A-site tRNA from Escherichia coli: 77 nucleotides with solved positions. The entry has 55 different proteins, among them Small ribosomal subunit protein uS19, Large ribosomal subunit protein uL5 and Small ribosomal subunit protein uS7. The structure was determined by electron microscopy at 3.1 angstroms resolution and released in 2025. The reconstruction used 17,182 particles. An Rfam search finds the family "tRNA" in it. Gene Ontology term of the family: triplet codon-amino acid adaptor activity. The 2025 paper behind the entry is "The RNA helicase HrpA rescues collided ribosomes in E. coli". It comes from the structure "Structure of the HrpA-bound E. coli disome, Class I".
RNA sequence: GGCUACGUAGCUCAGUUGGUUAGAGCACAUCACUCAUAAUGAUGGGGUCACAGGUUCGAAUCCCGUCGUAGCCACCA
Numbered sequence: 001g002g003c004u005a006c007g008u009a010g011c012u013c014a015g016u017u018g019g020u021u022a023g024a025g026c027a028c029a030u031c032a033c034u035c036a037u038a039a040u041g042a043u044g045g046g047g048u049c050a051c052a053g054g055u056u057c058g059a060a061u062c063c064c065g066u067c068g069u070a071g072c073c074a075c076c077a
Base pairs, nucleotide, nucleotide: 001073002072003071004070005069006068007067010026011025012024013023019057028044029043031041032040050066051065053063
Other pairs, nucleotide, nucleotide, family: 008014tWH008022tWS008047cSS009010cHS009011cHS009024tHH014022tWS015049tWW018019cHS018056tWS018058tWS023047tWH027045cWW027046cWW030042cWH033039cWW034036tHS056058tWS059062tWH
């Protein structure tokens, strides 16, 4: 230089025949256990899904190019 894949809770990641906030584990706050903790058990949620084109009862998802990262693809006689 070219082609592909990601970007989602504080972290690691699912969620493509549209369903009333977008979900799981780790973490954080409280509560019960204790003499006091570690651990255990449940409870609570905080998130345009990095930015702006179509479309609908609706677009984080259908599927545009940027921004960062990751991977394959490149000479010849």